[PDB]
Context: bound to proteins that are not shown
RNA sequence: UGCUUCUGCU
RNA sequence: AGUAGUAACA
Numbered sequence: 001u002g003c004u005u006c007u008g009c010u
Numbered sequence: 011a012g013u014a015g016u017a018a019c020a
Stems, first nucleotide, its partner, number of pairs: 001020002004017001006015005
C1' cells in the first nucleotide's frame, strides 16, 4: 500500500 | 456469489 491465494463465515 | 480475517508476492 498495490495485489489475490488460503482459512473462517453466509 | 459474496464477506471477514490472514499470509504471500510486488